This is an experimental structure of RNA (tetrahydrofolate riboswitch aptamer) from Streptococcus mutans UA159, with 89 nucleotides shown. Crystallisation conditions: 6% 2,4-methyl-pentanediol, 10 mM spermine, 40 mM Na-cacodylate, pH 7.0, 80 mM NaCl and 1 mM DTT. The entry is indexed under Aptamer, riboswitch, RNA. It comes from the structure "X-ray crystal structure of the tetrahydrofolate riboswitch aptamer bound to 5-deazatetrahydropterin".

RNA sequence: GGAGAGUAGAUGAUUCGCGUUAAGUGUGUGUGAAUGGGAUGUCGUCACACAACGAAGCGAGAGCGCGGUGAAUCAUUGCAUCCGCUCCA
Ligand code: T0A
Repeated sequence: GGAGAGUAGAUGAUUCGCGUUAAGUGUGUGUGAAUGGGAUGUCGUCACACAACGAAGCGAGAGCGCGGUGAAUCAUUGCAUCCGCUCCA
RNA backbone atom coordinates (compact mmCIF):
# COMPACT_ATOMS: atom_id res chain seq x y z
P G A 1 1.32 3.24 2.78
O5' G A 1 -0.20 3.01 2.30
C5' G A 1 -0.64 3.41 1.00
C4' G A 1 -0.68 2.26 0.00
C3' G A 1 -1.92 1.37 0.00
O3' G A 1 -3.03 1.93 -0.70
C1' G A 1 0.00 0.00 0.00
P G A 2 -4.54 1.52 -0.32
O5' G A 2 -4.64 -0.03 -0.67
C5' G A 2 -5.24 -0.48 -1.87
C4' G A 2 -5.62 -1.95 -1.81
C3' G A 2 -6.85 -2.31 -0.99
O3' G A 2 -8.08 -2.11 -1.67
C1' G A 2 -5.09 -3.74 -0.38
P A A 3 -9.37 -1.59 -0.86
O5' A A 3 -9.75 -2.83 0.10
C5' A A 3 -10.48 -3.94 -0.41
C4' A A 3 -10.41 -5.15 0.50
C3' A A 3 -11.29 -5.16 1.73
O3' A A 3 -12.67 -5.39 1.49
C1' A A 3 -9.15 -5.89 2.33
P G A 4 -13.75 -4.53 2.32
O5' G A 4 -13.66 -5.08 3.82
C5' G A 4 -14.17 -6.37 4.15
C4' G A 4 -13.71 -6.84 5.51
C3' G A 4 -14.38 -6.20 6.72
O3' G A 4 -15.70 -6.68 6.97
C1' G A 4 -12.05 -6.34 7.09
P A A 5 -16.73 -5.77 7.81
O5' A A 5 -16.24 -5.94 9.32
C5' A A 5 -16.17 -7.23 9.90
C4' A A 5 -15.60 -7.18 11.29
C3' A A 5 -16.26 -6.16 12.20
O3' A A 5 -17.45 -6.66 12.77
C1' A A 5 -13.92 -5.92 12.33
P G A 6 -18.81 -5.85 12.57
O5' G A 6 -18.73 -4.76 13.73
C5' G A 6 -18.48 -5.16 15.07
C4' G A 6 -17.72 -4.10 15.83
C3' G A 6 -18.37 -2.73 15.87
O3' G A 6 -19.39 -2.62 16.84
C1' G A 6 -16.10 -2.49 15.28
P U A 7 -20.71 -1.76 16.51
O5' U A 7 -20.36 -0.29 17.05
C5' U A 7 -20.12 -0.06 18.44
C4' U A 7 -20.25 1.40 18.81
C3' U A 7 -21.66 1.98 18.91
O3' U A 7 -22.36 1.63 20.08
C1' U A 7 -20.33 3.46 17.70
P A A 8 -23.96 1.54 20.03
O5' A A 8 -24.44 3.05 19.83
C5' A A 8 -24.20 4.02 20.84
C4' A A 8 -24.57 5.40 20.36
C3' A A 8 -26.02 5.58 19.96
O3' A A 8 -26.91 5.70 21.04
C1' A A 8 -24.65 6.48 18.28
P G A 9 -28.27 4.85 21.00
O5' G A 9 -29.26 5.75 20.14
C5' G A 9 -30.19 5.14 19.26
C4' G A 9 -29.94 5.58 17.84
C3' G A 9 -30.89 5.02 16.80
O3' G A 9 -32.14 5.68 16.75
C1' G A 9 -28.68 4.74 16.04
P A A 10 -33.49 4.81 16.68
O5' A A 10 -33.61 4.49 15.12
C5' A A 10 -33.48 5.54 14.18
C4' A A 10 -33.46 5.02 12.77
C3' A A 10 -34.51 3.96 12.47
O3' A A 10 -35.76 4.53 12.13
C1' A A 10 -32.40 3.15 11.81
P U A 11 -37.12 3.86 12.65
O5' U A 11 -37.30 2.63 11.64
C5' U A 11 -37.28 2.87 10.24
C4' U A 11 -37.22 1.58 9.47
C3' U A 11 -38.15 0.47 9.94
O3' U A 11 -39.51 0.62 9.57
C1' U A 11 -36.00 -0.42 9.66
P G A 12 -40.66 0.18 10.60
O5' G A 12 -40.62 -1.41 10.55
C5' G A 12 -40.98 -2.12 9.37
C4' G A 12 -40.61 -3.58 9.44
C3' G A 12 -41.29 -4.41 10.53
O3' G A 12 -42.62 -4.81 10.20
C1' G A 12 -38.97 -4.86 10.55
P A A 13 -43.69 -5.13 11.37
O5' A A 13 -43.28 -6.57 11.91
C5' A A 13 -43.29 -7.69 11.04
C4' A A 13 -42.61 -8.87 11.70
C3' A A 13 -43.16 -9.23 13.08
O3' A A 13 -44.32 -10.04 13.01
C1' A A 13 -40.82 -9.05 13.21
P U A 14 -45.65 -9.59 13.80
O5' U A 14 -45.57 -10.42 15.16
C5' U A 14 -45.22 -11.79 15.13
C4' U A 14 -44.34 -12.17 16.29
C3' U A 14 -44.87 -11.86 17.68
O3' U A 14 -45.88 -12.76 18.11
C1' U A 14 -42.60 -11.25 17.56
P U A 15 -47.05 -12.23 19.09
O5' U A 15 -46.32 -12.07 20.50
C5' U A 15 -45.75 -13.18 21.17
C4' U A 15 -45.08 -12.77 22.46
C3' U A 15 -45.90 -11.88 23.37
O3' U A 15 -46.83 -12.59 24.16
C1' U A 15 -43.74 -10.95 23.13
P C A 16 -48.25 -11.91 24.51
O5' C A 16 -47.89 -10.83 25.64
C5' C A 16 -47.32 -11.23 26.88
C4' C A 16 -46.61 -10.10 27.59
C3' C A 16 -47.46 -8.91 28.02
O3' C A 16 -48.21 -9.15 29.20
C1' C A 16 -45.41 -8.15 27.06
P G A 17 -49.43 -8.19 29.61
O5' G A 17 -48.72 -6.82 30.01
C5' G A 17 -49.34 -5.58 29.72
C4' G A 17 -48.36 -4.45 29.77
C3' G A 17 -48.97 -3.06 29.64
O3' G A 17 -49.54 -2.61 30.85
C1' G A 17 -47.08 -3.23 28.23
P C A 18 -51.04 -2.04 30.88
O5' C A 18 -50.86 -0.50 30.52
C5' C A 18 -49.82 0.26 31.12
C4' C A 18 -49.51 1.52 30.34
C3' C A 18 -50.71 2.32 29.87
O3' C A 18 -51.25 3.13 30.89
C1' C A 18 -49.16 2.09 28.09
P G A 19 -52.83 3.47 30.93
O5' G A 19 -53.04 4.50 29.74
C5' G A 19 -52.35 5.75 29.73
C4' G A 19 -52.54 6.45 28.41
C3' G A 19 -53.97 6.55 27.94
O3' G A 19 -54.69 7.60 28.57
C1' G A 19 -52.63 5.82 26.16
P U A 20 -56.26 7.43 28.89
O5' U A 20 -56.94 7.29 27.46
C5' U A 20 -57.12 8.43 26.63
C4' U A 20 -57.54 8.02 25.25
C3' U A 20 -58.93 7.44 25.11
O3' U A 20 -59.96 8.42 25.12
C1' U A 20 -57.39 6.13 23.89
P U A 21 -61.09 8.35 26.26
O5' U A 21 -60.71 9.51 27.28
C5' U A 21 -61.17 10.84 27.09
C4' U A 21 -60.87 11.70 28.30
C3' U A 21 -59.39 11.81 28.65
O3' U A 21 -59.12 13.09 29.22
C1' U A 21 -60.54 10.79 30.44
P A A 22 -58.37 14.21 28.35
O5' A A 22 -57.18 13.40 27.65
C5' A A 22 -56.11 12.86 28.41
C4' A A 22 -54.89 12.62 27.56
C3' A A 22 -54.33 13.86 26.84
O3' A A 22 -52.90 13.78 26.83
C1' A A 22 -54.71 12.16 25.28
P A A 23 -51.96 15.08 26.83
O5' A A 23 -50.52 14.47 27.16
C5' A A 23 -50.12 14.23 28.50
C4' A A 23 -49.61 12.82 28.70
C3' A A 23 -48.35 12.42 27.94
O3' A A 23 -47.14 12.90 28.50
C1' A A 23 -49.97 10.70 27.77
P G A 24 -46.02 13.48 27.50
O5' G A 24 -45.74 12.28 26.50
C5' G A 24 -44.74 11.31 26.81
C4' G A 24 -44.93 10.04 26.02
C3' G A 24 -44.41 10.05 24.60
O3' G A 24 -43.00 9.92 24.50
C1' G A 24 -46.58 9.17 24.60
P U A 25 -42.16 11.05 23.72
O5' U A 25 -42.48 10.78 22.18
C5' U A 25 -42.52 9.46 21.66
C4' U A 25 -43.17 9.45 20.31
C3' U A 25 -42.74 10.56 19.36
O3' U A 25 -41.49 10.32 18.73
C1' U A 25 -45.09 10.38 19.34
P G A 26 -40.48 11.54 18.42
O5' G A 26 -41.24 12.46 17.35
C5' G A 26 -41.32 12.06 15.99
C4' G A 26 -42.30 12.89 15.19
C3' G A 26 -41.95 14.35 14.98
O3' G A 26 -40.95 14.58 14.01
C1' G A 26 -44.20 14.19 15.60
P U A 27 -39.77 15.61 14.33
O5' U A 27 -40.48 17.04 14.22
C5' U A 27 -41.11 17.46 13.03
C4' U A 27 -41.81 18.80 13.19
C3' U A 27 -40.98 19.96 13.69
O3' U A 27 -40.12 20.51 12.71
C1' U A 27 -43.02 19.94 14.84
P G A 28 -38.57 20.72 13.08
O5' G A 28 -38.53 22.22 13.63
C5' G A 28 -39.30 23.22 12.98
C4' G A 28 -39.52 24.41 13.89
C3' G A 28 -38.32 24.85 14.71
O3' G A 28 -37.37 25.61 13.98
C1' G A 28 -40.24 24.77 16.09
P U A 29 -35.79 25.34 14.17
O5' U A 29 -35.41 26.18 15.48
C5' U A 29 -35.54 27.60 15.46
C4' U A 29 -35.69 28.19 16.84
C3' U A 29 -34.54 27.99 17.80
O3' U A 29 -33.44 28.83 17.55
C1' U A 29 -36.56 27.59 18.92
P G A 30 -31.95 28.26 17.69
O5' G A 30 -31.73 28.17 19.26
C5' G A 30 -31.86 29.34 20.06
C4' G A 30 -31.95 29.02 21.53
C3' G A 30 -30.87 28.11 22.09
O3' G A 30 -29.64 28.76 22.33
C1' G A 30 -32.97 27.39 22.88
P U A 31 -28.28 27.93 22.19
O5' U A 31 -28.14 27.19 23.60
C5' U A 31 -28.33 27.91 24.81
C4' U A 31 -28.46 26.99 25.99
C3' U A 31 -27.39 25.92 26.08
O3' U A 31 -26.17 26.40 26.62
C1' U A 31 -29.50 24.91 26.36
P G A 32 -24.79 25.69 26.21
O5' G A 32 -24.64 24.56 27.33
C5' G A 32 -24.16 23.27 27.01
C4' G A 32 -24.94 22.19 27.73
C3' G A 32 -24.40 20.77 27.55
O3' G A 32 -23.33 20.49 28.44
C1' G A 32 -26.74 20.78 27.17
P A A 33 -22.00 19.74 27.92
O5' A A 33 -22.42 18.20 27.90
C5' A A 33 -23.01 17.61 29.05
C4' A A 33 -23.62 16.27 28.75
C3' A A 33 -22.78 15.32 27.91
O3' A A 33 -21.79 14.64 28.67
C1' A A 33 -24.98 15.37 27.06
P A A 34 -20.45 14.09 27.97
O5' A A 34 -20.91 12.76 27.21
C5' A A 34 -21.45 11.67 27.93
C4' A A 34 -22.16 10.71 27.01
C3' A A 34 -21.30 10.07 25.93
O3' A A 34 -20.52 9.00 26.42
C1' A A 34 -23.33 10.83 24.97
P U A 35 -19.04 8.77 25.82
O5' U A 35 -19.34 7.94 24.49
C5' U A 35 -19.08 8.52 23.23
C4' U A 35 -20.00 8.00 22.17
C3' U A 35 -19.32 7.74 20.83
O3' U A 35 -18.74 6.45 20.78
C1' U A 35 -21.32 9.00 20.50
P G A 36 -17.15 6.25 20.62
O5' G A 36 -17.05 5.35 19.30
C5' G A 36 -15.99 4.41 19.13
C4' G A 36 -16.52 3.07 18.69
C3' G A 36 -15.52 1.91 18.70
O3' G A 36 -16.11 0.76 19.29
C1' G A 36 -16.56 2.07 16.57
P G A 37 -15.70 0.32 20.79
O5' G A 37 -14.13 0.65 20.90
C5' G A 37 -13.35 0.14 21.97
C4' G A 37 -11.92 0.66 21.98
C3' G A 37 -11.74 2.16 21.86
O3' G A 37 -11.99 2.85 23.08
C1' G A 37 -10.18 1.07 20.46
P G A 38 -12.55 4.35 23.01
O5' G A 38 -11.26 5.24 22.79
C5' G A 38 -10.20 5.27 23.73
C4' G A 38 -9.10 6.16 23.23
C3' G A 38 -9.56 7.54 22.77
O3' G A 38 -9.76 8.47 23.80
C1' G A 38 -8.21 6.59 21.10
P A A 39 -10.86 9.61 23.58
O5' A A 39 -10.19 10.57 22.50
C5' A A 39 -9.00 11.29 22.80
C4' A A 39 -8.62 12.18 21.65
C3' A A 39 -9.68 13.15 21.18
O3' A A 39 -9.80 14.29 22.00
C1' A A 39 -8.74 12.07 19.31
P U A 40 -11.19 15.11 22.07
O5' U A 40 -11.48 15.49 20.55
C5' U A 40 -10.86 16.62 19.97
C4' U A 40 -11.37 16.84 18.57
C3' U A 40 -12.85 17.12 18.43
O3' U A 40 -13.21 18.44 18.80
C1' U A 40 -12.18 15.58 16.78
P G A 41 -14.58 18.71 19.61
O5' G A 41 -15.72 18.30 18.57
C5' G A 41 -15.79 18.98 17.33
C4' G A 41 -16.58 18.20 16.31
C3' G A 41 -18.04 18.00 16.60
O3' G A 41 -18.79 19.19 16.43
C1' G A 41 -17.12 16.02 15.66
P U A 42 -20.28 19.33 17.02
O5' U A 42 -21.16 19.20 15.70
C5' U A 42 -20.61 19.60 14.45
C4' U A 42 -21.50 19.17 13.31
C3' U A 42 -22.99 19.38 13.58
O3' U A 42 -23.66 19.84 12.41
C1' U A 42 -22.57 17.09 13.11
P C A 43 -24.35 21.29 12.43
O5' C A 43 -25.77 21.05 11.73
C5' C A 43 -26.80 20.31 12.37
C4' C A 43 -27.72 19.66 11.37
C3' C A 43 -27.67 18.14 11.33
O3' C A 43 -28.96 17.63 10.98
C1' C A 43 -27.04 18.99 9.22
P G A 44 -29.85 16.90 12.09
O5' G A 44 -29.19 15.46 12.23
C5' G A 44 -29.23 14.53 11.16
C4' G A 44 -28.61 13.21 11.55
C3' G A 44 -29.07 12.63 12.88
O3' G A 44 -30.33 11.99 12.82
C1' G A 44 -26.72 12.52 12.75
P U A 45 -31.48 12.45 13.84
O5' U A 45 -31.18 11.62 15.17
C5' U A 45 -30.80 10.25 15.13
C4' U A 45 -30.33 9.80 16.49
C3' U A 45 -31.09 10.38 17.67
O3' U A 45 -32.33 9.75 17.92
C1' U A 45 -28.77 10.53 18.09
P C A 46 -33.49 10.56 18.68
O5' C A 46 -32.97 10.73 20.20
C5' C A 46 -32.93 9.64 21.12
C4' C A 46 -32.16 9.98 22.38
C3' C A 46 -32.81 10.96 23.35
O3' C A 46 -33.83 10.41 24.16
C1' C A 46 -30.54 11.54 23.08
P A A 47 -35.06 11.36 24.57
O5' A A 47 -34.48 12.28 25.74
C5' A A 47 -33.94 11.72 26.94
C4' A A 47 -33.36 12.79 27.84
C3' A A 47 -34.25 13.99 28.12
O3' A A 47 -35.20 13.75 29.15
C1' A A 47 -32.10 14.75 27.51
P C A 48 -36.64 14.47 29.11
O5' C A 48 -36.35 15.98 29.52
C5' C A 48 -35.79 16.28 30.79
C4' C A 48 -35.25 17.69 30.83
C3' C A 48 -36.22 18.80 30.45
O3' C A 48 -37.16 19.11 31.47
C1' C A 48 -34.15 19.18 29.39
P A A 49 -38.63 19.66 31.10
O5' A A 49 -38.37 21.19 30.78
C5' A A 49 -37.70 22.02 31.72
C4' A A 49 -37.41 23.36 31.11
C3' A A 49 -38.58 23.99 30.38
O3' A A 49 -39.52 24.63 31.22
C1' A A 49 -36.68 24.08 29.00
P C A 50 -41.08 24.56 30.85
O5' C A 50 -41.22 25.56 29.61
C5' C A 50 -40.89 26.95 29.74
C4' C A 50 -40.74 27.66 28.40
C3' C A 50 -41.92 27.61 27.44
O3' C A 50 -42.97 28.50 27.77
C1' C A 50 -39.93 27.17 26.25
P A A 51 -44.51 28.10 27.49
O5' A A 51 -44.67 28.17 25.90
C5' A A 51 -44.47 29.38 25.20
C4' A A 51 -44.49 29.20 23.70
C3' A A 51 -45.70 28.49 23.11
O3' A A 51 -46.85 29.32 23.02
C1' A A 51 -43.72 27.64 22.13
P A A 52 -48.32 28.73 23.32
O5' A A 52 -48.78 28.17 21.90
C5' A A 52 -48.82 29.05 20.79
C4' A A 52 -48.59 28.33 19.48
C3' A A 52 -49.56 27.23 19.12
O3' A A 52 -50.84 27.67 18.71
C1' A A 52 -47.39 26.48 18.68
P C A 53 -52.15 26.95 19.33
O5' C A 53 -52.17 25.52 18.62
C5' C A 53 -52.55 25.43 17.25
C4' C A 53 -52.08 24.16 16.58
C3' C A 53 -52.92 22.92 16.76
O3' C A 53 -54.14 22.95 16.03
C1' C A 53 -50.62 22.36 16.87
P G A 54 -55.49 22.35 16.67
O5' G A 54 -55.67 21.00 15.87
C5' G A 54 -54.99 19.87 16.35
C4' G A 54 -54.63 18.88 15.28
C3' G A 54 -55.29 17.53 15.51
O3' G A 54 -56.46 17.36 14.73
C1' G A 54 -52.97 17.29 15.67
P A A 55 -57.85 16.94 15.42
O5' A A 55 -57.66 15.38 15.70
C5' A A 55 -57.00 14.56 14.75
C4' A A 55 -56.70 13.17 15.24
C3' A A 55 -57.85 12.45 15.97
O3' A A 55 -58.07 11.17 15.38
C1' A A 55 -55.82 12.26 17.20
P A A 56 -59.41 10.95 14.51
O5' A A 56 -60.18 9.75 15.23
C5' A A 56 -61.19 10.00 16.21
C4' A A 56 -61.29 8.85 17.17
C3' A A 56 -60.01 8.58 17.95
O3' A A 56 -60.37 7.99 19.19
C1' A A 56 -60.52 6.70 16.63
P G A 57 -61.16 8.86 20.28
O5' G A 57 -62.69 8.71 19.88
C5' G A 57 -63.48 7.64 20.36
C4' G A 57 -63.75 6.65 19.27
C3' G A 57 -64.87 5.65 19.52
O3' G A 57 -66.16 6.18 19.28
C1' G A 57 -62.98 4.51 18.75
P C A 58 -67.45 5.51 19.98
O5' C A 58 -67.43 4.03 19.38
C5' C A 58 -67.82 2.92 20.16
C4' C A 58 -67.41 1.66 19.47
C3' C A 58 -68.00 0.38 20.02
O3' C A 58 -69.31 0.14 19.56
C1' C A 58 -65.68 0.10 19.75
P G A 59 -70.49 -0.19 20.60
O5' G A 59 -70.30 -1.74 20.86
C5' G A 59 -70.46 -2.64 19.78
C4' G A 59 -69.93 -4.00 20.13
C3' G A 59 -70.51 -4.64 21.39
O3' G A 59 -71.77 -5.24 21.17
C1' G A 59 -68.15 -4.88 21.36
P A A 60 -73.02 -4.86 22.10
O5' A A 60 -72.76 -5.72 23.42
C5' A A 60 -73.19 -5.29 24.71
C4' A A 60 -73.09 -6.41 25.71
C3' A A 60 -71.68 -6.90 25.98
O3' A A 60 -71.04 -6.16 27.00
C1' A A 60 -73.05 -8.75 25.43
P G A 61 -69.53 -5.63 26.78
O5' G A 61 -68.67 -6.97 26.82
C5' G A 61 -68.28 -7.56 28.05
C4' G A 61 -68.05 -9.04 27.87
C3' G A 61 -66.70 -9.41 27.27
O3' G A 61 -65.71 -9.57 28.26
C1' G A 61 -68.43 -10.47 26.05
P A A 62 -64.22 -9.03 28.00
O5' A A 62 -63.45 -10.31 27.47
C5' A A 62 -63.41 -11.50 28.23
C4' A A 62 -63.01 -12.64 27.35
C3' A A 62 -61.83 -12.36 26.45
O3' A A 62 -60.59 -12.54 27.11
C1' A A 62 -63.58 -13.29 25.17
P G A 63 -59.36 -11.56 26.79
O5' G A 63 -59.20 -11.72 25.21
C5' G A 63 -58.95 -10.60 24.38
C4' G A 63 -60.01 -10.45 23.32
C3' G A 63 -59.64 -9.48 22.21
O3' G A 63 -58.85 -10.10 21.21
C1' G A 63 -61.79 -8.93 23.06
P C A 64 -57.64 -9.29 20.51
O5' C A 64 -58.40 -8.38 19.46
C5' C A 64 -59.36 -8.97 18.60
C4' C A 64 -60.13 -7.93 17.85
C3' C A 64 -59.29 -6.79 17.29
O3' C A 64 -58.60 -7.13 16.10
C1' C A 64 -61.17 -5.90 18.36
P G A 65 -57.22 -6.37 15.82
O5' G A 65 -57.71 -5.17 14.89
C5' G A 65 -57.15 -3.88 15.05
C4' G A 65 -58.21 -2.82 14.96
C3' G A 65 -57.65 -1.41 14.95
O3' G A 65 -57.18 -1.03 13.67
C1' G A 65 -59.36 -1.54 16.55
P C A 66 -55.61 -0.79 13.45
O5' C A 66 -55.43 0.75 13.80
C5' C A 66 -56.43 1.65 13.37
C4' C A 66 -56.60 2.77 14.35
C3' C A 66 -55.34 3.46 14.78
O3' C A 66 -54.81 4.33 13.80
C1' C A 66 -56.66 3.06 16.67
P G A 67 -53.21 4.52 13.71
O5' G A 67 -52.85 5.12 15.14
C5' G A 67 -53.14 6.48 15.44
C4' G A 67 -52.32 6.97 16.60
C3' G A 67 -50.82 6.94 16.36
O3' G A 67 -50.19 7.96 17.13
C1' G A 67 -51.35 5.56 18.19
P G A 68 -50.07 9.47 16.58
O5' G A 68 -48.78 9.43 15.64
C5' G A 68 -47.58 8.84 16.08
C4' G A 68 -47.08 7.85 15.06
C3' G A 68 -45.81 7.08 15.40
O3' G A 68 -46.08 5.98 16.25
C1' G A 68 -45.74 7.84 13.15
P U A 69 -44.89 5.02 16.72
O5' U A 69 -44.94 5.12 18.31
C5' U A 69 -45.27 6.35 18.94
C4' U A 69 -45.67 6.10 20.36
C3' U A 69 -44.78 5.11 21.07
O3' U A 69 -43.65 5.74 21.61
C1' U A 69 -47.04 4.53 21.42
P G A 70 -42.19 5.10 21.42
O5' G A 70 -41.93 4.41 22.82
C5' G A 70 -41.82 5.19 24.00
C4' G A 70 -41.76 4.29 25.20
C3' G A 70 -40.78 3.13 25.10
O3' G A 70 -39.43 3.51 25.34
C1' G A 70 -42.83 2.32 25.86
P A A 71 -38.25 2.80 24.51
O5' A A 71 -38.10 1.38 25.24
C5' A A 71 -37.85 1.35 26.64
C4' A A 71 -38.12 -0.01 27.25
C3' A A 71 -37.36 -1.20 26.68
O3' A A 71 -36.02 -1.28 27.13
C1' A A 71 -39.63 -1.78 26.93
P A A 72 -34.85 -1.77 26.14
O5' A A 72 -35.00 -3.35 26.12
C5' A A 72 -34.95 -4.11 27.32
C4' A A 72 -35.43 -5.53 27.10
C3' A A 72 -34.78 -6.29 25.96
O3' A A 72 -33.53 -6.87 26.30
C1' A A 72 -37.12 -6.51 25.80
P U A 73 -32.42 -7.15 25.17
O5' U A 73 -33.06 -8.28 24.25
C5' U A 73 -33.23 -9.61 24.72
C4' U A 73 -33.80 -10.52 23.66
C3' U A 73 -33.08 -10.52 22.31
O3' U A 73 -31.89 -11.28 22.29
C1' U A 73 -35.41 -10.37 21.94
P C A 74 -30.72 -10.91 21.25
O5' C A 74 -31.28 -11.36 19.81
C5' C A 74 -31.42 -12.73 19.46
C4' C A 74 -32.35 -12.91 18.27
C3' C A 74 -31.84 -12.37 16.94
O3' C A 74 -30.98 -13.27 16.26
C1' C A 74 -34.07 -11.64 17.30
P A A 75 -29.70 -12.71 15.45
O5' A A 75 -30.30 -12.15 14.09
C5' A A 75 -30.96 -13.03 13.20
C4' A A 75 -31.86 -12.28 12.27
C3' A A 75 -31.20 -11.17 11.47
O3' A A 75 -30.44 -11.64 10.37
C1' A A 75 -33.25 -10.40 12.35
P U A 76 -28.94 -11.08 10.12
O5' U A 76 -29.15 -9.84 9.13
C5' U A 76 -29.72 -10.04 7.85
C4' U A 76 -30.28 -8.76 7.29
C3' U A 76 -29.34 -7.57 7.30
O3' U A 76 -28.38 -7.57 6.26
C1' U A 76 -31.37 -6.90 8.23
P U A 77 -26.87 -7.17 6.61
O5' U A 77 -26.93 -5.59 6.80
C5' U A 77 -27.53 -4.75 5.83
C4' U A 77 -27.83 -3.40 6.42
C3' U A 77 -26.63 -2.61 6.92
O3' U A 77 -25.86 -1.99 5.89
C1' U A 77 -28.36 -2.51 8.52
P G A 78 -24.25 -1.95 6.01
O5' G A 78 -23.99 -0.87 7.16
C5' G A 78 -24.49 0.46 7.06
C4' G A 78 -24.56 1.17 8.39
C3' G A 78 -23.27 1.31 9.17
O3' G A 78 -22.37 2.28 8.64
C1' G A 78 -25.04 0.77 10.65
P C A 79 -20.79 2.00 8.68
O5' C A 79 -20.15 3.39 9.11
C5' C A 79 -20.55 4.05 10.31
C4' C A 79 -20.04 5.47 10.26
C3' C A 79 -18.57 5.60 9.87
O3' C A 79 -18.40 6.70 8.99
C1' C A 79 -18.98 6.76 11.87
P A A 80 -18.00 6.43 7.46
O5' A A 80 -17.40 7.82 6.96
C5' A A 80 -18.24 8.83 6.41
C4' A A 80 -17.63 10.20 6.60
C3' A A 80 -16.12 10.24 6.78
O3' A A 80 -15.39 10.19 5.55
C1' A A 80 -17.15 11.54 8.47
P U A 81 -13.92 9.51 5.53
O5' U A 81 -13.00 10.53 6.35
C5' U A 81 -12.42 11.66 5.72
C4' U A 81 -11.53 12.45 6.66
C3' U A 81 -10.34 11.71 7.26
O3' U A 81 -9.23 11.56 6.38
C1' U A 81 -11.47 12.89 8.97
P C A 82 -8.46 10.14 6.33
O5' C A 82 -7.39 10.23 7.51
C5' C A 82 -6.65 11.42 7.73
C4' C A 82 -6.10 11.48 9.14
C3' C A 82 -5.45 10.23 9.69
O3' C A 82 -4.15 9.98 9.20
C1' C A 82 -6.84 11.18 11.33
P C A 83 -3.59 8.47 9.16
O5' C A 83 -3.59 8.00 10.70
C5' C A 83 -2.39 7.99 11.46
C4' C A 83 -2.63 7.68 12.92
C3' C A 83 -2.69 6.21 13.31
O3' C A 83 -1.44 5.56 13.35
C1' C A 83 -4.44 7.35 14.38
P G A 84 -1.33 4.03 12.86
O5' G A 84 -2.14 3.21 13.97
C5' G A 84 -1.67 3.18 15.31
C4' G A 84 -2.65 2.51 16.23
C3' G A 84 -2.96 1.05 15.94
O3' G A 84 -1.95 0.17 16.37
C1' G A 84 -4.97 2.20 16.33
P C A 85 -1.55 -1.07 15.44
O5' C A 85 -2.70 -2.14 15.71
C5' C A 85 -3.14 -2.41 17.03
C4' C A 85 -4.44 -3.19 17.03
C3' C A 85 -4.48 -4.41 16.12
O3' C A 85 -3.87 -5.54 16.72
C1' C A 85 -6.46 -3.14 15.84
P U A 86 -2.94 -6.52 15.85
O5' U A 86 -3.98 -7.28 14.90
C5' U A 86 -4.89 -8.23 15.44
C4' U A 86 -5.88 -8.73 14.41
C3' U A 86 -5.29 -9.31 13.13
O3' U A 86 -4.81 -10.64 13.27
C1' U A 86 -7.11 -7.88 12.61
P C A 87 -3.40 -11.07 12.63
O5' C A 87 -3.72 -11.37 11.09
C5' C A 87 -4.50 -12.50 10.72
C4' C A 87 -5.19 -12.30 9.39
C3' C A 87 -4.28 -12.23 8.18
O3' C A 87 -3.83 -13.50 7.73
C1' C A 87 -5.87 -10.48 8.08
P C A 88 -2.28 -13.70 7.42
O5' C A 88 -2.22 -13.59 5.84
C5' C A 88 -3.40 -13.77 5.07
C4' C A 88 -3.40 -12.88 3.86
C3' C A 88 -2.04 -12.51 3.29
O3' C A 88 -1.40 -13.56 2.58
C1' C A 88 -3.39 -10.60 3.35
P A A 89 0.20 -13.74 2.67
O5' A A 89 0.76 -12.48 1.86
C5' A A 89 0.46 -12.33 0.48
C4' A A 89 0.76 -10.94 -0.05
C3' A A 89 2.21 -10.49 -0.01
O3' A A 89 3.03 -11.09 -1.01
C1' A A 89 0.82 -8.72 0.72
N1 T0A B 1 -22.85 9.92 14.43
C1 T0A B 1 -23.23 10.09 13.12
O1 T0A B 1 -23.50 11.42 12.74
C2 T0A B 1 -23.36 9.07 12.18
C3 T0A B 1 -23.76 9.27 10.79
C4 T0A B 1 -24.28 7.98 10.06
C5 T0A B 1 -23.34 6.79 10.39
N2 T0A B 1 -23.14 6.62 11.85
C6 T0A B 1 -23.06 7.79 12.69
N3 T0A B 1 -22.66 7.52 13.97
C7 T0A B 1 -22.59 8.61 14.76
N4 T0A B 1 -22.17 8.38 16.16
NCBI's taxonomy places the organism under Bacteria, Bacillati, Lactobacillales, Streptococcaceae, Streptococcus mutans. Rfam match: THF (Tetrahydrofolate) riboswitch aptamer. Rfam describes the family as follows. Tetrahydrofolate (THF) riboswitch was first reported for Ames et al. as an RNA motif in 5' untranslated (5'-UTR)regions of folate transport and biosynthesis genes in Firmicutes genomes. The literature on the family includes a 2010 paper in Chem Biol by Ames et al., "A eubacterial riboswitch class that senses the coenzyme tetrahydrofolate".